[PDB]
Context: one part of a larger RNA, bound to proteins that are not shown
RNA sequence: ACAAGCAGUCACGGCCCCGCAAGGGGUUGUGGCGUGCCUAUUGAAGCAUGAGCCGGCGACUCACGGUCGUGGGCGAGCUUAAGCCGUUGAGGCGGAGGCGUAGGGAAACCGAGUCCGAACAGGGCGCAAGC
RNA sequence: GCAAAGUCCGCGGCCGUGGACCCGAAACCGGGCGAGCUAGCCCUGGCCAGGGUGAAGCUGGGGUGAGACCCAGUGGAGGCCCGAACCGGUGGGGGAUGCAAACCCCUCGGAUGAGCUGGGGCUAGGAGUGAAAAGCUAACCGAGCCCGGAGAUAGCUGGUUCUCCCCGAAAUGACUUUAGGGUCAGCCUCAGGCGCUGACUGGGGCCUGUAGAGCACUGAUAGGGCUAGGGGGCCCACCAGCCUACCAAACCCUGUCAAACUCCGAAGGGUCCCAGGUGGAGCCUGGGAGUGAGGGCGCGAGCGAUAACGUCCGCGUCCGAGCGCGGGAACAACCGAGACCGCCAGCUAAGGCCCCCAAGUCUGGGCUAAGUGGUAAAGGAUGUGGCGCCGCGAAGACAGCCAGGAGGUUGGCUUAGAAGCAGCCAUCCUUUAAAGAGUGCGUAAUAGCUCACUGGUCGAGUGGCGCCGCGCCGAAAAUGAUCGGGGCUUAAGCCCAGCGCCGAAGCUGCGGGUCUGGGGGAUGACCCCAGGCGGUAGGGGAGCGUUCCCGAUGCCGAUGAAGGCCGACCCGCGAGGGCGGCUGGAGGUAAGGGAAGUGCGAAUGCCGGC
Numbered sequence: 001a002c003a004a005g006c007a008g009u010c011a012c013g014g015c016c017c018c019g020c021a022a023g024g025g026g027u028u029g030u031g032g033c034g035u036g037c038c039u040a041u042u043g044a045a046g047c048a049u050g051a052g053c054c055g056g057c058g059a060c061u062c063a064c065g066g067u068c069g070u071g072g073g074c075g076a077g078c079u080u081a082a083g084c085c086g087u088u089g090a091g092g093c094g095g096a097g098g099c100g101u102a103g104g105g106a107a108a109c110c111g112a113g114u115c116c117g118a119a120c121a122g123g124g125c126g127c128a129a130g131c
Numbered sequence: 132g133c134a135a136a137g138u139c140c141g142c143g144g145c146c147g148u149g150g151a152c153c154c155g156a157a158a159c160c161g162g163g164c165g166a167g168c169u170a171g172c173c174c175u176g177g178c179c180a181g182g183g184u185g186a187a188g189c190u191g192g193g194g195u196g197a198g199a200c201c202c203a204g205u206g207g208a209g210g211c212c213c214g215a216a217c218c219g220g221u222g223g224g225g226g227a228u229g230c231a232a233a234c235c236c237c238u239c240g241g242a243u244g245a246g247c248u249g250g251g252g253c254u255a256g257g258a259g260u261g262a263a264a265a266g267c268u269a270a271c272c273g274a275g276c277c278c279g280g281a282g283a284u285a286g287c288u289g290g291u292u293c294u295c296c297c298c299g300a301a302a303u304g305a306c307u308u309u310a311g312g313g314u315c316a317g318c319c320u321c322a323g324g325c326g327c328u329g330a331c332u333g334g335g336g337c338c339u340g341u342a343g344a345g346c347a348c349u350g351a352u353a354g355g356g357c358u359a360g361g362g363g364g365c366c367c368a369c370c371a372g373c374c375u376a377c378c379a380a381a382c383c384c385u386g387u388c389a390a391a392c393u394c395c396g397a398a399g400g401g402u403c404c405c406a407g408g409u410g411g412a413g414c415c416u417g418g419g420a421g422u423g424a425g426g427g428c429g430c431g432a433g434c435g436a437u438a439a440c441g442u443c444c445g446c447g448u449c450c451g452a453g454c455g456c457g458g459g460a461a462c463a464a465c466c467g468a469g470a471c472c473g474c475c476a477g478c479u480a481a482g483g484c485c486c487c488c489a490a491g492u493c494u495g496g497g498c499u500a501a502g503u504g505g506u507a508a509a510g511g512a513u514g515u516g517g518c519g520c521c522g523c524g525a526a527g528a529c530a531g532c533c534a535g536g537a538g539g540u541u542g543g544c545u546u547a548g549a550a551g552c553a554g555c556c557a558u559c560c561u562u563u564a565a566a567g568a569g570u571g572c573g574u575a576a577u578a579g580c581u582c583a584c585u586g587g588u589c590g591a592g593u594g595g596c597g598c599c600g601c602g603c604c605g606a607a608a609a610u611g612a613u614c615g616g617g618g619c620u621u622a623a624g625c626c627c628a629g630c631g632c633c634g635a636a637g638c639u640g641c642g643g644g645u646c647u648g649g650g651g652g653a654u655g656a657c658c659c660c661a662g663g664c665g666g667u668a669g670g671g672g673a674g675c676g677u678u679c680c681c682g683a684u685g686c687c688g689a690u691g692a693a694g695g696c697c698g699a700c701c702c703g704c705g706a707g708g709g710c711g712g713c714u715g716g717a718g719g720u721a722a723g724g725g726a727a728g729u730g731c732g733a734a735u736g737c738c739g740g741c
Base pairs, nucleotide, nucleotide: 008033009032010031011030012029013028014027015026016025017024018023037050039048052741053740054739055738056737057736062149063148064147065146066145067144068143069142070141071140072139073138074137077099078098079097083093084092085091103110104109113125114124115123116122130133131132152290153289155287159280160279161278162277163276164275170254171253172252173251174250175249176248177247178246179244181213182212183211184209188205189204190203191202192201193200217241218240219239222237223236224235225234256272258268259267260266293674294673295672296671297670298669303316304315305314306313307312317422318421319419320418321417322416323415324414325413327410331407332406333405334404335403336402337401338400339399343395344393345392349389350388351387353385354384355383361377362375363374364373425450426449427448428447429446430445431444433442434441456467457466458465471643472642473641474640476639477638478637482633483632484631485617486616487615491630493629494628495627496626497625498624504619510604511603514601515600516599517598518597519596520595521594522593531588533586534585535584537561538560539559542556543555544554567582571580644664645663646662647661648660649659650658651657675730677727678726679725680724681723685720686719687718694714695713696712697711698710700709701708702707
Other pairs, nucleotide, nucleotide, family: 005007cHS019022tHS024699cSS036051cWW037733tWS038049cWW041043tHS042425tSS042463tWS044048tHH058731tWS058734tHS059290tWS059731tWH060291cHS061151tWS073078tSS075136tHS076100tWS080096tWW082094tHS086090tWS087090tHS102111tSS104114tSS104124tWS105107tHS112126tSS117119tHS129130cHS149151tWW154288cWW156284tWH157283tWW158281tWW161277cWW165256tWH165269tHS166169tWS166254tWH166259tWS170260cSS179215cWS180214tHS185207tWS185208tHS186207tHS187206tHS194199tHS195197tHS216242tHS220221cHS220238cWS221238cWW226231tWS229231tHS230234cWS255268tWS256275tHS257274tHS261264tWS289734cSS294705cSS299668tHS300667tWH301422tSS301452tHH302451tHS309312tWS320670tSS326328cWS328412cWH329412tSS330408tHS340341cWS340396tWS342396tHS345347cWS345394tWS346348cHS346389tWH348392cWS352386cWS356382cWW357381tWW359379tWS365372cWW393394cHS420669cSS421668cSS426464tWS432443cWW435438tHS435439tHS450463cSS453469tSS453470tHS455636tWS457481tSS467480cSS470665cWS474476cWH479635tWH481634tHS483490tSS488489cHS489633cSS499622tWH500620tWS501620tWH502503cHS502622tWW505618tWW508606tHH509605tHS512602cWW523592cWW525527cWS527591tWS528592tWS532587cWW535565tWS536583tHS538559cWH542557tWS543556tWS545554cWS548575tSS548576tSS551571cWH552572cWH561562cWS566567tHS567569cSS570581cWW570582cWS572579tWW573578tHS573579tWS614617tWH618623tWS622624tHS674706tSS675706tSS676729cWS682722tHS683685cHS688717tWS691715tWS691716tWS691717tHS692716tHS692718tSS693715tHS703705tHS732733cHS
């Protein structure tokens, strides 16, 4: 053992066990609802990819530069590199050097300007301290 | 003085160089290892049963001048023949997770040769060897194998692992040896700054040439009038005199047609100004992206065939990313509606209220007899229900029915005869209660019957045309039928009204979360009140776990560490954290910070187990 199925879910119902109690747990008969996961795609339950199942392994890193942002230090200054000295895993020295304080121009050069120009026309890039 | 240009360390995001997210080629190059398989050659050996056929040459005879040559007999040749061994591999069957990564069975080729075979040797990777197929070179050779360069490269396919919160795209344009890749723009997000500027709306001012319409321009066009040049028919060249239903310019009416025609021209759209509009609006500067295959639908065009679930643009939309919810039987994009969570509360939307199935077998007024509804067209039809026009009608029509349809009747031509009824027909006329030399069935021409046409009868309406609703035919496809189903006919079908109810995750109520505002100034994680909270690619923010360091010469631990197995309990939105029991038997590591080999379900992933 008259039943139809992404297998669950929501209701009631029984039966079994906990619990003074109300309540909770296990299980399921009936009713309702209900197109696996991933991937890829305009669009997949999809009769499109991948995976029998379980356990371990398995993929946005680091170095040096850079550009933002952010937490600090010191600020017209900031900072050290190699190396040296010192360390029951202790930290100092070291200013070579870098970046920043001026910019324009191919450059010569000039400089709060400089370049193109004949120009003291114009115009391009540039300077102008917060209480 | 506070602060800052700038710099220096830490941190984080992204970029540049590096194998730079992981895994994967086909290949290229270097140096080596292979001819114990296979190919050729070299050296030295071996093998080939038994049968057939009978070349040369010998010898004898013949022949001749000598020969050639011809008979025998002998002889024993040959990439000769039959057939084992042996070497093959023709056709068929079997085999196909095999007995076998080339096998077995029956059959078949060669088998004294360009034969087969043992042993010893040589030639190899762009090289060898090749009776040549790009064959073979250790079971895959259009370039062997191994190790290396090497983590080659892969604009390609796959894979990419904890949780919650807010926002949230694109599938376009330009350029591209570009087209399934990119760079810039566009659209997303984040910080900072600005703060009425935004979308939309109102009023104004202008700019346009589509829809529509038009024929003034360019063209096209049907007919008519008027008329150059013609086609034509005439007394022909004076070269000119006419007539003409065929073209025929221009011009003229009458009618039209056009994306590339416009005398005209809407609605709309664009922009500027002044207003409203405090919005997950807007503008500006910077950090981070993804997207650069779209799709259906409506509307407007091109292409196409006034085809395509077609294609290509433009305007909007939705799916994409709302495969969440209601309806549509089922169903991405049609209709309803934008899901923070709970509720065994309420109103609705589309759609629906006979039963499946929640709500009217509700109310009037119609229409439909096909199961129409549950159909698909030209076209067709005395289906039916309504609205309208004309015609004959009580001096009496429309159906029939009683009467009749006579005359020379040879109608002529036809024509053996067609005397309405075989044809071609001049289709005469007396007529007229009426009657056609006659519609038809006739018919060896004739006789018979009847039919347009008047009379009478009983008596009243009848005939045609057009429009409106709903129906009918037209109507044939392939596994078993059906409008979703049952089943419906004064309806459960269609049309017009009316009130009710059902109905979603929309809306309300009630409780809760979290974010963002505005408050109480409690200065946070406290109480209000008001809003926002679908979401893929993505952007941003909070956290939970794992390993390890400082904390630790500490603290926990046999009165039981880590790990394991259960829980129907506690805390947390969640990842998780507690607490309790059982197992385990020696380790564990707070608060607060630090650093990473830090989280797996998929990769035809790797190892193992089942």